[PDB]
Context: bound to proteins that are not shown
Molecule: RNA 3UTR
RNA sequence: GGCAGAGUCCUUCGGGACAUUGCACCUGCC
Numbered sequence: 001g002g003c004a005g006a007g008u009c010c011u012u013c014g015g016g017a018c019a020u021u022g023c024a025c026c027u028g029c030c
Stems, first nucleotide, its partner, number of pairs: 002029004007018004
């Protein structure tokens, strides 16, 4: 320092399939 998830997994993080009217303040690569 870019970027996504914050719902599970293969994983070289590059990509990829699949579910949820449900009380969160968070991590990883290089």